[PDB]
Context: bound to proteins that are not shown
RNA sequence: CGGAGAGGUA
DNA sequence: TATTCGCCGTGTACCTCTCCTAGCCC
DNA sequence: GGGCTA
DNA sequence: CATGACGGCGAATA
Numbered sequence: 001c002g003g004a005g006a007g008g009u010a
Numbered sequence: 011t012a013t014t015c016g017c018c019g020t021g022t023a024c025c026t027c028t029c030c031t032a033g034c035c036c
Numbered sequence: 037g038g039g040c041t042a
Numbered sequence: 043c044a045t046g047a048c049g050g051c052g053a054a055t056a
Base pairs, nucleotide, nucleotide: 002030003029004028005027006026007025008024009023011056013054015052016051017050018049036037
């Protein structure tokens, strides 16, 4: 090694 | 029967950053 | 040293 | 502690 939030590429 | 109120679910594959349960005495 | 809020 | 949710179906009543 799990779960949240924000942003980005098709 | 039609109206209301319940839950059902609402594409996919990647990239970066930061931030997460504490509480009692002879 | 012993047990003890969700 | 929340509220701009667009639809439809179904079992609950009106």

Solved structure of RNA with a sequence from Escherichia coli, together with DNA, 56 nucleotides shown. The entry has 5 different proteins, among them DNA-directed RNA polymerase subunit beta, DNA-directed RNA polymerase subunit omega and Ribonuclease HII. NCBI's taxonomy places the organism under Bacteria, Pseudomonadati, Gammaproteobacteria, Enterobacteriaceae, Escherichia. The reconstruction used 142,145 particles. Released in 2023, the model rests on cryo-electron microscopy data to a resolution of 2.9 A. Hao et al. published it in Cell in 2023: "RNA polymerase drives ribonucleotide excision DNA repair in E. coli".